[PDB]
RNA sequence: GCAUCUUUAGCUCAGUUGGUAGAGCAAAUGACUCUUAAUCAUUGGGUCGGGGGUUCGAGCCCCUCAAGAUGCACCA
Ligand code: LYS
Numbered sequence: 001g002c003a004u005c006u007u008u009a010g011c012u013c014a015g016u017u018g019g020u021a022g023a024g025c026a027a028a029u030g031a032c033u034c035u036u037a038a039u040c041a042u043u044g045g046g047u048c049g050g051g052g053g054u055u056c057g058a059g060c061c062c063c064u065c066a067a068g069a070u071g072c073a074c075c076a
Stems, first nucleotide, its partner, number of pairs: 001072007010025004019056001028042004049065005
Other pairs, nucleotide, nucleotide, family: 008014tWH008021tWS009010cHS009023tWH010045cHS014021tWS015048tWW016017cWS018055tWS018057tWS020059tHS020060tHS022046tWH026044cWW027043cWW054058tWH055057tHS
C1' cells in the first nucleotide's frame, strides 16, 4: 500500500440496527454527622469527529476527508 474497524457530556464505554441517546466514574447539590471520610438521594452537564448524500426523518444506511488502531506485502 491494501482491506477493516473506531472517533458518543470532564474520563472509560453501551447505544440499534432509522423516529434524533444513556451506563459506570468524575463534578455539584443537598441529606447525613462535633466535623469529615464513607454512605445515601438528587442533579446539571452532548456539536453523536468534520462535511456530502438517501429518507418525511439519520448517533443509526452509503461516500469523501481528519486523527489512530487492526488484519493482509518492508518481493518467496
Ligand atoms: N508470488 C510471489 C511470492 O509471494 C509474490 C510476488 C508479488 C509481485 N508484485

Description: An RNA structure (tRNA-Lys (A-site)) from Mycoplasmoides pneumoniae M129, in which 76 nucleotides are resolved. The PDB entry is titled "Mycoplasma pneumoniae large ribosomal subunit in chloramphenicol-treated cells". It was solved by cryo-EM to 2.9 angstroms. The model includes bound lysine (LYS). The entry has 31 different proteins, among them 50S ribosomal protein L34, 50S ribosomal protein L29 and 50S ribosomal protein L20. Rfam match: tRNA. Its family is annotated with triplet codon-amino acid adaptor activity in the Gene Ontology. The family is grouped with related families in Rfam's "tRNA clan". From the family's description: Transfer RNA (tRNA) molecules are approximately 80 nucleotides in length. Their secondary structure includes four short double-helical elements and three loops (D, anti-codon, and T loops). Further hydrogen bonds mediate the characteristic L-shaped molecular structure. tRNAs have two regions of fundamental functional importance: the anti-codon, which is responsible for specific mRNA codon recognition, and the 3' end, to which the tRNAs corresponding amino acid is attached (by aminoacyl-tRNA synthetases). tRNAs cope with the degeneracy of the genetic code in two manners: having more than one tRNA (with a specific anti-codon) for a particular amino acid; and 'wobble' base-pairing, i.e. permitting non-standard base-pairing at the 3rd anti-codon position. Lineage of the source: Bacteria > Bacillati > Mycoplasmatota > Mycoplasmoides > Mycoplasmoides pneumoniae. The entry is indexed under In situ, Ribosome, Chloramphenicol, cryo-ET, TRANSLATION. Primary citation: Xue et al., Nat.Struct.Mol.Biol. (2025), "Structural insights into context-dependent inhibitory mechanisms of chloramphenicol in cells".